[PDB]
Context: one part of a larger RNA, bound to proteins that are not shown
RNA sequence: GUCAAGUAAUUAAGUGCAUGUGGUGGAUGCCUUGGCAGUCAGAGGCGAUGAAAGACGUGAUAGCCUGCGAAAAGCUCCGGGGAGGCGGCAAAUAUCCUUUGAUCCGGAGAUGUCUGAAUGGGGGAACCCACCUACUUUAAGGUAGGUAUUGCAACAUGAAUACAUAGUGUUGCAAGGCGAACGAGGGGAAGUGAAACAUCUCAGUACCCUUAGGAAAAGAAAUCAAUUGAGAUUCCCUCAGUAGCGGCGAGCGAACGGGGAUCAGCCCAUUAAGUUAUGUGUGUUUUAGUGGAACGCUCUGGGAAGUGCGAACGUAGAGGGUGAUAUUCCCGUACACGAAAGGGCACACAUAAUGAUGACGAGUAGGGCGAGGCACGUGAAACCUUGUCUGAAUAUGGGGGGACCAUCCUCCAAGGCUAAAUACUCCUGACUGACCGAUAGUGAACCAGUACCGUGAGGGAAAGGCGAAAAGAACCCCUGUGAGGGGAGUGAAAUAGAUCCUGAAACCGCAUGCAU
Repeated sequence: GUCAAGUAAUUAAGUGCAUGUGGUGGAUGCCUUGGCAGUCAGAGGCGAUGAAAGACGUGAUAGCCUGCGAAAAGCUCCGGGGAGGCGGCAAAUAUCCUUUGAUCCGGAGAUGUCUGAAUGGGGGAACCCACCUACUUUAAGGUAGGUAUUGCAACAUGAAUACAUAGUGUUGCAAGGCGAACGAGGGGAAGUGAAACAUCUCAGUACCCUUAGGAAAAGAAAUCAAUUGAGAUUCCCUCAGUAGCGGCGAGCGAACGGGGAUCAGCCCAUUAAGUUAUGUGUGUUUUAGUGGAACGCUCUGGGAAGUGCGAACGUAGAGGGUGAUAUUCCCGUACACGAAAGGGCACACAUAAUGAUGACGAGUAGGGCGAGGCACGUGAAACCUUGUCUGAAUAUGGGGGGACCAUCCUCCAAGGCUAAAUACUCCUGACUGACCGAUAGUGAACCAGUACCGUGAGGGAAAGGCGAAAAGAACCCCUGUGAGGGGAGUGAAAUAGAUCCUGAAACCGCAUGCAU
RNA backbone atom coordinates (compact mmCIF):
# COMPACT_ATOMS: atom_id res chain seq x y z
C1' G A 1 0.00 0.00 0.00
C1' U A 2 -4.73 -3.59 -1.03
C1' C A 3 -8.60 -6.40 0.97
C1' A A 4 -11.47 -8.16 5.09
C1' A A 5 -13.80 -8.07 9.99
C1' G A 6 -15.07 -4.98 14.13
C1' U A 7 -16.17 -0.28 16.04
C1' A A 8 -16.28 5.64 16.99
C1' A A 9 -17.33 10.86 15.13
C1' U A 10 -20.29 13.46 11.92
C1' U A 11 -27.19 15.70 9.69
C1' A A 12 -32.19 18.91 12.17
C1' A A 13 -37.06 19.41 7.81
C1' G A 14 -38.81 20.32 12.45
C1' U A 15 -39.46 19.69 17.92
C1' G A 16 -38.53 19.75 23.66
C1' C A 17 -36.44 22.16 28.14
C1' A A 18 -33.72 26.20 30.41
C1' U A 19 -32.12 31.16 30.13
C1' G A 20 -31.89 36.19 27.82
C1' U A 21 -34.66 39.84 25.22
C1' G A 22 -39.44 41.27 23.22
C1' G A 23 -44.96 41.48 21.65
C1' U A 24 -50.02 41.15 23.10
C1' G A 25 -53.13 41.86 27.32
C1' G A 26 -54.47 44.99 31.42
C1' A A 27 -53.93 41.99 36.68
C1' U A 28 -51.55 44.13 40.99
C1' G A 29 -49.95 48.35 44.00
C1' C A 30 -50.66 53.57 44.86
C1' C A 31 -54.53 57.44 43.90
C1' U A 32 -59.78 59.97 43.44
C1' U A 33 -64.10 66.63 42.06
C1' G A 34 -67.78 59.42 42.62
C1' G A 35 -70.79 56.58 45.84
C1' C A 36 -72.81 54.22 50.90
C1' A A 37 -74.62 54.94 56.07
C1' G A 38 -75.58 58.41 59.81
C1' U A 39 -75.68 62.74 63.78
C1' C A 40 -77.18 67.74 64.87
C1' A A 41 -80.11 71.80 63.14
C1' G A 42 -83.73 73.51 59.75
C1' A A 43 -87.72 72.75 56.18
C1' G A 44 -91.73 70.07 54.54
C1' G A 45 -94.26 71.89 49.06
C1' C A 46 -94.73 73.90 43.49
C1' G A 47 -99.27 75.58 40.18
C1' A A 48 -104.50 79.66 36.07
C1' U A 49 -99.68 86.01 38.25
C1' G A 50 -99.71 79.09 34.07
C1' A A 51 -96.30 74.25 37.72
C1' A A 52 -93.34 69.39 37.19
C1' A A 53 -91.34 67.99 32.39
C1' G A 54 -89.99 69.43 27.70
C1' A A 55 -89.48 71.86 22.17
C1' C A 56 -87.08 75.67 19.77
C1' G A 57 -84.00 79.70 19.78
C1' U A 58 -79.89 82.93 21.88
C1' G A 59 -72.35 83.80 20.86
C1' A A 60 -67.14 87.74 16.45
C1' U A 61 -65.70 82.11 15.19
C1' A A 62 -70.54 77.93 17.52
C1' G A 63 -70.74 71.24 17.65
C1' C A 64 -72.13 69.77 22.50
C1' C A 65 -72.77 71.21 27.83
C1' U A 66 -74.18 75.41 31.06
C1' G A 67 -76.73 80.00 31.41
C1' C A 68 -80.65 82.90 29.47
C1' G A 69 -85.55 84.02 26.45
C1' A A 70 -86.86 88.07 20.50
C1' A A 71 -84.48 93.10 26.20
C1' A A 72 -82.16 85.97 25.03
C1' A A 73 -73.69 83.44 28.42
C1' G A 74 -78.19 88.53 29.34
C1' C A 75 -80.95 94.68 31.23
C1' U A 76 -81.82 98.27 35.99
C1' C A 77 -81.04 99.70 41.27
C1' C A 78 -78.61 98.96 46.08
C1' G A 79 -74.69 96.68 48.90
C1' G A 80 -69.66 93.98 49.03
C1' G A 81 -64.78 93.74 46.74
C1' G A 82 -60.08 96.12 44.48
C1' A A 83 -56.55 93.97 39.31
C1' G A 84 -58.15 91.75 36.30
C1' G A 85 -61.70 89.91 32.64
C1' C A 86 -64.77 88.55 27.67
C1' G A 87 -68.95 80.69 31.00
C1' G A 88 -66.87 74.87 30.23
C1' C A 89 -65.08 70.77 26.81
C1' A A 90 -60.77 73.99 24.94
C1' A A 91 -56.42 75.64 23.10
C1' A A 92 -55.51 79.58 19.95
C1' U A 93 -56.72 84.11 17.63
C1' A A 94 -59.44 88.93 16.67
C1' U A 95 -62.27 92.62 18.51
C1' C A 96 -62.35 94.44 23.07
C1' C A 97 -63.89 95.89 28.57
C1' U A 98 -61.76 97.74 33.06
C1' U A 99 -59.12 102.05 39.08
C1' U A 100 -64.39 107.67 35.97
C1' G A 101 -64.45 100.54 39.91
C1' A A 102 -64.56 95.80 35.11
C1' U A 103 -65.04 90.31 35.80
C1' C A 104 -67.01 88.25 40.42
C1' C A 105 -70.40 87.77 45.18
C1' G A 106 -75.35 88.91 47.86
C1' G A 107 -80.37 91.36 47.92
C1' A A 108 -84.40 93.63 45.16
C1' G A 109 -86.71 94.61 40.32
C1' A A 110 -87.50 94.32 34.53
C1' U A 111 -87.99 90.90 30.33
C1' G A 112 -89.52 86.00 30.17
C1' U A 113 -91.09 82.43 22.62
C1' C A 114 -93.88 77.44 21.95
C1' U A 115 -95.89 72.61 24.25
C1' G A 116 -97.67 70.66 28.68
C1' A A 117 -103.66 70.82 34.11
C1' A A 118 -103.41 73.96 28.90
C1' U A 119 -108.42 76.70 29.79
C1' G A 120 -111.11 80.44 22.41
C1' G A 121 -112.30 75.53 18.90
C1' G A 122 -109.53 71.37 17.10
C1' G A 123 -105.20 68.10 17.18
C1' G A 124 -100.81 62.78 15.46
C1' A A 125 -97.40 67.54 22.30
C1' A A 126 -94.18 71.72 20.86
C1' C A 127 -99.12 72.47 15.24
C1' C A 128 -103.93 73.98 12.33
C1' C A 129 -108.14 77.45 12.51
C1' A A 130 -110.89 81.47 14.96
C1' C A 131 -114.43 85.28 17.24
C1' C A 132 -115.42 90.16 20.08
C1' U A 133 -113.85 95.20 21.87
C1' A A 134 -110.62 99.69 21.77
C1' C A 135 -106.60 102.32 19.38
C1' U A 136 -103.71 102.67 14.88
C1' U A 137 -102.37 101.79 9.18
C1' U A 138 -103.97 102.03 3.80
C1' A A 139 -104.84 98.20 1.66
C1' A A 140 -105.12 92.33 2.33
C1' G A 141 -101.97 94.50 8.52
C1' G A 142 -100.14 96.03 13.74
C1' U A 143 -100.67 96.86 19.29
C1' A A 144 -103.60 95.91 24.02
C1' G A 145 -107.39 93.28 26.27
C1' G A 146 -111.42 89.48 26.48
C1' U A 147 -113.43 84.49 24.86
C1' A A 148 -112.64 76.64 28.75
C1' U A 149 -115.45 73.56 32.30
C1' U A 150 -117.63 72.82 37.03
C1' G A 151 -119.31 74.67 41.98
C1' C A 152 -121.07 78.92 44.81
C1' A A 153 -123.35 83.98 45.06
C1' A A 154 -125.82 88.27 42.96
C1' C A 155 -128.58 90.12 38.94
C1' A A 156 -131.47 89.57 34.46
C1' U A 157 -134.43 86.46 31.63
C1' G A 158 -137.78 82.47 31.33
C1' A A 159 -141.66 76.64 29.28
C1' A A 160 -145.39 72.61 29.28
C1' U A 161 -149.06 75.83 32.85
C1' A A 162 -152.65 80.39 35.69
C1' C A 163 -149.20 81.67 39.73
C1' A A 164 -144.46 79.40 39.99
C1' U A 165 -140.67 76.00 38.90
C1' A A 166 -137.36 73.75 35.54
C1' G A 167 -134.32 75.98 31.89
C1' U A 168 -131.06 80.13 29.91
C1' G A 169 -127.44 84.28 30.16
C1' U A 170 -123.90 88.09 32.51
C1' U A 171 -120.61 89.50 36.38
C1' G A 172 -117.58 88.15 40.77
C1' C A 173 -115.08 84.37 43.59
C1' A A 174 -112.92 79.33 43.94
C1' A A 175 -111.16 74.43 42.12
C1' G A 176 -108.59 70.97 38.68
C1' G A 177 -102.35 69.41 37.67
C1' C A 178 -97.40 67.71 39.68
C1' G A 179 -94.36 65.67 43.58
C1' A A 180 -90.21 61.42 48.00
C1' A A 181 -91.66 59.02 52.63
C1' C A 182 -94.98 59.25 56.81
C1' G A 183 -101.29 59.74 57.89
C1' A A 184 -106.59 58.60 57.19
C1' G A 185 -110.23 56.01 54.56
C1' G A 186 -112.67 52.49 50.20
C1' G A 187 -111.47 47.40 47.99
C1' G A 188 -108.06 43.20 48.64
C1' A A 189 -104.71 38.00 46.54
C1' A A 190 -101.56 33.89 45.79
C1' G A 191 -96.92 31.52 45.85
C1' U A 192 -95.77 29.47 50.97
C1' G A 193 -96.50 26.59 56.06
C1' A A 194 -99.47 22.74 57.91
C1' A A 195 -93.75 17.87 55.74
C1' A A 196 -100.58 16.02 51.31
C1' C A 197 -105.06 19.44 51.76
C1' A A 198 -110.35 22.23 52.16
C1' U A 199 -110.84 24.88 58.39
C1' C A 200 -106.43 27.61 59.51
C1' U A 201 -101.65 30.20 57.81
C1' C A 202 -99.35 33.62 54.62
C1' A A 203 -102.22 38.61 55.98
C1' G A 204 -105.50 42.92 56.22
C1' U A 205 -99.29 41.72 53.73
C1' A A 206 -98.43 42.82 48.03
C1' C A 207 -101.34 45.59 44.83
C1' C A 208 -105.47 49.08 43.03
C1' C A 209 -108.52 53.64 44.43
C1' U A 210 -109.82 58.51 47.16
C1' U A 211 -107.88 62.36 50.03
C1' A A 212 -104.92 65.75 54.10
C1' G A 213 -101.00 67.97 57.21
C1' G A 214 -96.28 69.43 58.91
C1' A A 215 -97.33 65.84 61.15
C1' A A 216 -101.94 62.94 60.84
C1' A A 217 -105.24 59.92 63.73
C1' A A 218 -106.99 59.65 68.95
C1' G A 219 -108.57 62.40 73.02
C1' A A 220 -111.39 64.52 78.35
C1' A A 221 -115.12 57.84 80.64
C1' A A 222 -122.59 55.64 79.41
C1' U A 223 -113.55 53.77 81.08
C1' C A 224 -111.17 50.43 84.22
C1' A A 225 -110.76 48.28 89.06
C1' A A 226 -112.58 45.04 92.99
C1' U A 227 -108.48 46.67 100.44
C1' U A 228 -113.56 50.11 97.27
C1' G A 229 -109.37 52.28 94.52
C1' A A 230 -107.68 54.95 89.78
C1' G A 231 -108.82 59.13 86.77
C1' A A 232 -108.57 62.21 78.77
C1' U A 233 -105.48 60.68 74.39
C1' U A 234 -100.64 59.05 72.28
C1' C A 235 -95.54 56.50 72.57
C1' C A 236 -91.54 53.20 75.22
C1' C A 237 -89.94 49.14 79.05
C1' U A 238 -92.21 45.13 81.81
C1' C A 239 -96.02 41.99 83.04
C1' A A 240 -95.28 37.31 79.34
C1' G A 241 -94.50 33.80 75.08
C1' U A 242 -97.98 34.07 80.83
C1' A A 243 -104.04 33.80 80.61
C1' G A 244 -106.34 32.11 76.53
C1' C A 245 -107.60 30.89 71.04
C1' G A 246 -106.57 26.58 67.81
C1' G A 247 -108.51 20.25 61.87
C1' C A 248 -106.47 21.61 70.76
C1' G A 249 -102.82 20.62 64.44
C1' A A 250 -99.30 24.08 62.12
C1' G A 251 -99.58 28.29 64.48
C1' C A 252 -101.99 32.87 66.72
C1' G A 253 -101.33 35.51 71.42
C1' A A 254 -103.81 39.51 75.48
C1' A A 255 -105.27 42.27 79.56
C1' C A 256 -104.98 43.99 84.82
C1' G A 257 -101.01 46.09 87.64
C1' G A 258 -96.07 48.60 87.85
C1' G A 259 -91.86 51.96 85.79
C1' G A 260 -91.07 56.09 82.21
C1' A A 261 -91.87 60.31 77.93
C1' U A 262 -95.34 64.42 77.69
C1' C A 263 -98.78 66.91 80.36
C1' A A 264 -104.51 70.72 79.40
C1' G A 265 -108.59 71.28 79.05
C1' C A 266 -112.71 74.15 76.96
C1' C A 267 -117.92 74.60 75.00
C1' C A 268 -123.69 73.83 72.61
C1' A A 269 -127.56 79.88 70.24
C1' U A 270 -126.13 87.47 74.52
C1' U A 271 -121.87 81.03 72.21
C1' A A 272 -115.39 79.09 75.40
C1' A A 273 -110.19 77.40 75.03
C1' G A 274 -107.94 77.43 70.59
C1' U A 275 -106.63 78.31 65.33
C1' U A 276 -105.88 81.14 60.88
C1' A A 277 -105.02 86.03 58.09
C1' U A 278 -103.60 91.19 58.22
C1' G A 279 -101.03 95.58 60.44
C1' U A 280 -97.48 97.63 64.18
C1' G A 281 -93.68 97.09 67.84
C1' U A 282 -89.55 94.28 70.30
C1' G A 283 -86.12 90.08 70.21
C1' U A 284 -83.54 86.34 67.55
C1' U A 285 -81.74 84.03 63.21
C1' U A 286 -80.42 83.84 57.95
C1' U A 287 -78.94 85.39 52.77
C1' A A 288 -72.28 88.86 50.53
C1' G A 289 -67.88 90.05 53.58
C1' U A 290 -63.10 92.27 56.76
C1' G A 291 -58.64 91.61 59.83
C1' G A 292 -56.27 87.46 61.51
C1' A A 293 -49.46 85.16 64.94
C1' A A 294 -44.81 83.15 64.19
C1' C A 295 -38.10 80.06 60.34
C1' G A 296 -33.42 80.65 59.36
C1' C A 297 -28.68 78.12 58.16
C1' U A 298 -26.73 73.14 56.43
C1' C A 299 -26.71 68.09 53.70
C1' U A 300 -29.06 64.68 49.92
C1' G A 301 -31.71 65.81 45.90
C1' G A 302 -34.61 67.52 39.34
C1' G A 303 -37.40 69.70 43.14
C1' A A 304 -37.42 69.97 50.46
C1' A A 305 -42.02 70.30 53.49
C1' G A 306 -36.98 65.22 54.53
C1' U A 307 -31.29 65.00 57.42
C1' G A 308 -28.27 67.96 61.16
C1' C A 309 -28.22 72.61 64.24
C1' G A 310 -30.61 76.40 66.57
C1' A A 311 -35.19 79.89 66.91
C1' A A 312 -40.46 82.00 67.08
C1' C A 313 -46.44 81.71 67.70
C1' G A 314 -50.14 79.22 70.06
C1' U A 315 -57.84 81.17 72.92
C1' A A 316 -54.52 79.52 66.06
C1' G A 317 -50.82 71.84 66.27
C1' A A 318 -58.84 71.39 62.27
C1' G A 319 -58.15 70.74 57.13
C1' G A 320 -56.37 71.57 51.92
C1' G A 321 -52.45 73.05 48.48
C1' U A 322 -47.39 73.98 47.20
C1' G A 323 -41.97 69.80 42.27
C1' A A 324 -41.01 64.16 48.31
C1' U A 325 -43.47 64.17 54.60
C1' A A 326 -44.79 72.31 56.47
C1' U A 327 -47.87 75.31 63.35
C1' U A 328 -44.30 79.64 61.25
C1' C A 329 -44.76 79.49 51.96
C1' C A 330 -50.11 80.00 50.28
C1' C A 331 -55.65 79.34 51.47
C1' G A 332 -57.29 78.96 55.99
C1' U A 333 -58.02 77.82 61.58
C1' A A 334 -58.85 80.28 67.18
C1' C A 335 -60.55 84.96 68.00
C1' A A 336 -62.37 89.88 67.00
C1' C A 337 -65.69 92.75 63.78
C1' G A 338 -69.61 93.43 59.70
C1' A A 339 -75.58 94.80 56.32
C1' A A 340 -78.47 99.33 51.30
C1' A A 341 -81.93 95.52 51.18
C1' G A 342 -84.83 90.96 51.72
C1' G A 343 -86.53 86.25 54.18
C1' G A 344 -87.71 82.66 58.67
C1' C A 345 -89.14 82.15 63.76
C1' A A 346 -90.79 83.84 68.92
C1' C A 347 -93.48 87.35 71.96
C1' A A 348 -97.17 91.58 72.56
C1' C A 349 -101.01 94.54 70.91
C1' A A 350 -105.07 95.86 67.06
C1' U A 351 -108.82 94.41 63.35
C1' A A 352 -111.23 90.40 60.61
C1' A A 353 -112.87 85.62 60.37
C1' U A 354 -113.28 80.63 62.19
C1' G A 355 -114.25 77.43 66.33
C1' A A 356 -120.33 77.59 66.03
C1' U A 357 -126.80 75.15 61.35
C1' G A 358 -124.84 73.68 67.23
C1' A A 359 -128.92 74.86 72.78
C1' C A 360 -128.15 67.56 76.97
C1' G A 361 -129.04 64.56 71.79
C1' A A 362 -135.47 58.49 69.04
C1' G A 363 -136.18 55.33 64.16
C1' U A 364 -131.72 56.12 68.99
C1' A A 365 -130.41 52.09 73.03
C1' G A 366 -132.17 47.08 72.92
C1' G A 367 -134.18 42.72 69.96
C1' G A 368 -134.89 38.48 65.59
C1' C A 369 -132.01 36.87 60.94
C1' G A 370 -126.98 37.15 58.12
C1' A A 371 -122.01 38.79 58.42
C1' G A 372 -117.61 41.58 60.24
C1' G A 373 -114.06 43.08 64.65
C1' C A 374 -112.27 41.89 69.22
C1' A A 375 -105.40 37.42 71.11
C1' C A 376 -110.97 34.89 71.32
C1' G A 377 -112.15 29.87 64.53
C1' U A 378 -119.86 29.53 67.86
C1' G A 379 -117.75 28.28 71.62
C1' A A 380 -120.61 28.51 78.45
C1' A A 381 -119.39 33.93 74.33
C1' A A 382 -120.08 38.87 77.20
C1' C A 383 -118.62 43.72 74.34
C1' C A 384 -118.24 46.85 69.48
C1' U A 385 -120.12 47.72 63.76
C1' U A 386 -124.53 46.94 60.68
C1' G A 387 -127.19 44.65 55.36
C1' U A 388 -132.46 43.20 56.55
C1' C A 389 -137.02 43.20 59.72
C1' U A 390 -138.34 45.82 64.25
C1' G A 391 -138.14 48.90 68.42
C1' A A 392 -137.99 51.62 74.48
C1' A A 393 -137.30 54.29 79.22
C1' U A 394 -136.32 59.00 79.11
C1' A A 395 -133.26 60.67 86.01
C1' U A 396 -138.56 57.49 91.02
C1' G A 397 -134.40 56.94 84.25
C1' G A 398 -130.42 54.43 81.67
C1' G A 399 -125.14 51.72 80.30
C1' G A 400 -121.12 48.33 82.17
C1' G A 401 -118.62 44.94 85.50
C1' G A 402 -117.25 38.12 79.60
C1' A A 403 -123.89 33.17 79.45
C1' C A 404 -127.69 34.60 83.22
C1' C A 405 -130.12 36.34 88.05
C1' A A 406 -129.87 39.18 92.76
C1' U A 407 -126.90 42.56 95.54
C1' C A 408 -123.07 46.01 95.43
C1' C A 409 -119.52 49.30 92.77
C1' U A 410 -119.01 52.51 88.84
C1' C A 411 -120.31 55.77 84.62
C1' C A 412 -124.26 59.25 81.71
C1' A A 413 -124.59 57.09 74.74
C1' A A 414 -127.52 58.59 70.82
C1' G A 415 -123.73 67.16 70.10
C1' G A 416 -118.69 69.29 69.50
C1' C A 417 -113.32 71.70 69.54
C1' U A 418 -108.35 70.77 71.63
C1' A A 419 -101.02 71.47 72.10
C1' A A 420 -97.03 67.91 73.68
C1' A A 421 -94.71 63.35 74.06
C1' U A 422 -95.28 59.69 68.29
C1' A A 423 -94.26 58.58 62.38
C1' C A 424 -91.07 60.19 57.93
C1' U A 425 -86.92 62.46 54.43
C1' C A 426 -87.85 64.75 47.71
C1' C A 427 -84.87 68.73 50.00
C1' U A 428 -81.00 72.95 52.84
C1' G A 429 -76.31 73.66 56.10
C1' A A 430 -72.54 71.68 59.19
C1' C A 431 -70.06 67.49 60.97
C1' U A 432 -68.83 62.09 61.20
C1' G A 433 -67.41 56.67 59.77
C1' A A 434 -62.49 49.68 62.59
C1' C A 435 -68.04 52.10 55.08
C1' C A 436 -66.19 51.12 49.01
C1' G A 437 -61.91 52.62 46.11
C1' A A 438 -63.11 51.75 39.08
C1' U A 439 -65.35 43.43 38.04
C1' A A 440 -65.85 47.54 44.35
C1' G A 441 -69.15 51.65 45.70
C1' U A 442 -75.50 54.07 42.94
C1' G A 443 -77.42 51.13 36.85
C1' A A 444 -74.37 55.65 36.08
C1' A A 445 -66.65 58.76 39.13
C1' C A 446 -66.42 59.48 32.08
C1' C A 447 -71.95 64.17 27.88
C1' A A 448 -76.13 57.33 31.74
C1' G A 449 -81.38 56.00 32.30
C1' U A 450 -77.14 57.45 27.41
C1' A A 451 -75.55 53.68 23.47
C1' C A 452 -78.20 49.40 22.30
C1' C A 453 -82.80 45.98 22.29
C1' G A 454 -88.37 45.93 21.82
C1' U A 455 -94.67 47.83 18.26
C1' G A 456 -95.22 48.94 23.31
C1' A A 457 -95.23 48.65 28.63
C1' G A 458 -90.33 47.75 29.58
C1' G A 459 -85.06 46.07 29.79
C1' G A 460 -80.31 48.17 29.99
C1' A A 461 -74.37 48.39 29.44
C1' A A 462 -69.00 49.21 28.67
C1' A A 463 -65.79 53.20 29.43
C1' G A 464 -61.04 56.84 35.40
C1' G A 465 -54.67 57.85 35.81
C1' C A 466 -48.55 61.51 30.28
C1' G A 467 -45.79 65.08 33.20
C1' A A 468 -44.40 69.25 38.92
C1' A A 469 -44.98 72.23 34.65
C1' A A 470 -47.05 70.89 27.54
C1' A A 471 -41.83 72.19 28.41
C1' G A 472 -47.06 67.69 23.83
C1' A A 473 -41.07 66.66 20.22
C1' A A 474 -38.34 73.07 15.89
C1' C A 475 -35.03 70.69 12.30
C1' C A 476 -32.76 66.23 9.32
C1' C A 477 -33.55 61.05 7.08
C1' C A 478 -36.62 56.54 4.92
C1' U A 479 -41.77 56.35 3.13
C1' G A 480 -47.17 57.67 -0.96
C1' U A 481 -46.49 65.25 1.58
C1' G A 482 -49.95 58.16 4.32
C1' A A 483 -49.04 54.99 8.51
C1' G A 484 -44.74 53.93 11.16
C1' G A 485 -39.89 54.61 12.70
C1' G A 486 -34.34 56.40 13.36
C1' G A 487 -31.75 60.78 14.86
C1' A A 488 -32.03 65.80 17.16
C1' G A 489 -34.32 68.65 21.09
C1' U A 490 -37.44 68.93 26.14
C1' G A 491 -37.75 66.74 30.56
C1' A A 492 -35.28 64.06 36.96
C1' A A 493 -37.18 60.07 33.94
C1' A A 494 -39.37 59.30 26.79
C1' U A 495 -38.97 51.16 27.68
C1' A A 496 -43.16 58.87 31.14
C1' G A 497 -44.47 60.15 23.43
C1' A A 498 -50.15 60.68 23.22
C1' U A 499 -55.72 54.25 24.84
C1' C A 500 -48.92 57.63 27.46
C1' C A 501 -47.97 55.59 36.28
C1' U A 502 -46.92 50.43 37.62
C1' G A 503 -47.19 46.60 33.25
C1' A A 504 -48.58 40.17 36.31
C1' A A 505 -50.77 35.52 33.58
C1' A A 506 -52.87 32.88 29.66
C1' C A 507 -51.11 33.25 24.43
C1' C A 508 -47.29 34.45 20.35
C1' G A 509 -41.83 35.54 18.45
C1' C A 510 -36.29 35.91 18.07
C1' A A 511 -31.24 34.32 20.16
C1' U A 512 -27.90 30.87 22.83
C1' G A 513 -26.72 25.80 25.31
C1' C A 514 -27.93 20.51 25.49
C1' A A 515 -31.12 16.53 23.69
C1' U A 516 -33.84 14.44 19.60
Annotation: The depositors describe the entry as "A. baumannii ribosome-Streptothricin-D complex: 70S with E-site tRNA". This is an experimental structure of RNA (23s ribosomal RNA, nucleotides 9 to 524) from Acinetobacter baumannii AB0057, with 516 nucleotides shown. It was solved by electron microscopy to 2.21 angstrom. The entry is indexed under Streptothricin, Nourseothricin, Antibiotic, Ribosome, Ribosome-RNA complex. Morgan et al. published it in Plos Biol. in 2023: "Streptothricin F is a bactericidal antibiotic effective against highly drug-resistant gram-negative bacteria that interacts with the 30S subunit of the 70S ribosome". Rfam match: Bacterial large subunit ribosomal RNA. Ions in the entry include zinc and magnesium.